[PDB]
Guanine riboswitch: 67 nucleotides with solved positions. The work is reported in "Influence of ground-state structure and Mg2+ binding on folding kinetics of the guanine-sensing riboswitch aptamer domain" (Buck et al., Nucleic Acids Res., 2011). The PDB entry is titled "Crystal structure of guanine riboswitch C61U/G37A double mutant bound to thio-guanine".

RNA sequence: GGCCAUAUAACUGCGUGGAUAUAGCACGCAGGUUUCUACCGGGCACUGUAAAUGUCCGACUAUGGUC
Numbered sequence: 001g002g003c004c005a006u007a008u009a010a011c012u013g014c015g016u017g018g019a020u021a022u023a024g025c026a027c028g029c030a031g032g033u034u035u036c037u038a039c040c041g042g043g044c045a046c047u048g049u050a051a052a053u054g055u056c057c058g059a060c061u062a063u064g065g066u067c
Stems, first nucleotide, its partner, number of pairs: 001067007008038001011031002014028004023047002032039001040058006
């Protein structure tokens, strides 16, 4: 390197700024694991000019097992 399991829910809370239906983002910090690392993408929905998003589907990294 193949596949399967474990971890984590590719998740959550707090802070500043930013976008406004062609848009829904970025940054800092804390939690989350025997756990280093990661913590995003696409689709759909929603929000009727405003401040906040939901959901579906899709990975990499750590350890182990099996070929």

It is bound to 2-amino-1,9-dihydro-6H-purine-6-thione (DX4). It holds a match to the Rfam family "Purine riboswitch aptamer".